[PDB]
RNA sequence: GGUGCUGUUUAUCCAUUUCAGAAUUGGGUGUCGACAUAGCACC
Numbered sequence: 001g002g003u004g005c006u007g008u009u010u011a012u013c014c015a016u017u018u019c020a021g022a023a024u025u026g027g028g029u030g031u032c033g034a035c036a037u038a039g040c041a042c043c
Stems, first nucleotide, its partner, number of pairs: 001043008010030006017023001
C1' cells in the first nucleotide's frame, strides 16, 4: 500500500420526550450503502 474480517462509526427499524422536519433518551436489527478511526489476520 492492497485484501478480508471485526468493533466504534454508519445505516435501518421501533418506542419515548418532542418538533416540523429539529433535538434528546432507550431498545432491537443490519453493515446491504458508507467517511473517519482502531484492532486483528493474510499478502